This is an experimental structure of RNA (stem-loop of 23S rRNA), with 21 nucleotides shown. Crystallisation conditions: 16% (v/v) polypropylene glycol 400, 12% (v/v) 1-propanol, VAPOR DIFFUSION, HANGING DROP, temperature 293.3K. Protein in the same entry: Ribosomal large subunit pseudouridine synthase B. The depositors describe the entry as "Crystal structure of the catalytic domain of RluB in complex with a 21-nucleotide RNA substrate". The 2014 paper behind the entry is "The mechanism of pseudouridine synthases from a covalent complex with RNA, and alternate specificity for U2605 versus U2604 between close homologs". On the sample the depositors note: 21-mer with the same sequence as stem-loop nt 2587-2607 from E. coli 23S rRNA synthesized with U2605 substituted by 5-fluor-U2605.
[PDB]
Context: bound to proteins that are not shown
RNA sequence: AGAACGUCGUGAGACAGUUCG
Numbered sequence: 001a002g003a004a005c006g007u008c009g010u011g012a013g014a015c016a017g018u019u020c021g
Stems, first nucleotide, its partner, number of pairs: 002020001004018002006015003
């Protein structure tokens, strides 16, 4: 670098992230 969804988080960022494409 194309996306989804959860969880934390006054938004700066994160997860022992998830058999994504």